[PDB]
RNA sequence: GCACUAGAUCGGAUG
DNA sequence: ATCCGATGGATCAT
DNA sequence: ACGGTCGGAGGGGTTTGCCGTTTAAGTGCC
Numbered sequence: 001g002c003a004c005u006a007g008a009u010c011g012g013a014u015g
Numbered sequence: 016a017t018c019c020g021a022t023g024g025a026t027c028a029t
Numbered sequence: 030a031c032g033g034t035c036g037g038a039g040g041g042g043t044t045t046g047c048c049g050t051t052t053a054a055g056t057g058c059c
Stems, first nucleotide, its partner, number of pairs: 001058005008022007027041001029040001031049003035046001
C1' cells in the first nucleotide's frame, strides 16, 4: 500500500 | 430485527 | 480504526465526536 474488523441517542417507518 | 434522518439527550470498549 | 466507558462537544457508516499525548489502531494479503 489493498481488503476486512466499529458504530451511537431521539423520532418515524418496515417485517 | 431492519432502514433513513437529525442530533448533541446515551455512550459505540467509535 | 491513537486510547480513554470518554461524555470536556459531538459526525454519524459515500464518515469518524471530545480530550490529552506517544501524533497513532488489530489481524490477513500482494
An RNA structure, together with DNA, in which 59 nucleotides are resolved.
Crystallisation conditions: MPD, spermine, magnesium chloride, sodium chloride, sodium cacodylate.
The structure was determined by X-ray crystallography at 2.98 angstroms resolution and released in 2016.
Primary citation: Ponce-Salvatierra et al., Nature (2016), "Crystal structure of a DNA catalyst".
It comes from the structure "Crystal structure of 9DB1* deoxyribozyme (Cobalt hexammine soaked crystals)".
Keywords: deoxyribozyme, RNA-ligase, catalytic DNA, DNA.
The entry also models cobalt(II) and magnesium ions.